An RNA structure (vRNA; mRNA) with a sequence from Influenza B virus, in which 43 nucleotides are resolved. Entry title: Bat Influenza A polymerase termination complex with pyrophosphate using 44-mer vRNA template with mutated oligo(U) sequence. It was solved by electron microscopy to 2.7 angstrom. The sample was in a buffer at pH 7.5. The entry also models magnesium ions. The organism belongs to Betainfluenzavirus influenzae, within Viruses. The 2020 paper behind the entry is "A Structure-Based Model for the Complete Transcription Cycle of Influenza Polymerase".
[PDB]
Context: bound to proteins that are not shown
RNA sequence: AGUAGUAACAAGAGCAAUGUGUCCGUC
RNA sequence: UCUGCU
RNA sequence: ACGGACACAU
Repeated sequence: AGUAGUAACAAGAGCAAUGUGUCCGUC
Repeated sequence: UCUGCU
Repeated sequence: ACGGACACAU
């Protein structure tokens, strides 16, 4: 520059809750 | 060590 | 029983 957007990536640790429902599977 | 949707 | 996916609300 660019993506992007209330904060980041652009390499050098990758941060996923609770409740409810529905569906599938059983290393 | 790969990328193939008629 | 456990796991995954999706939806919704917070």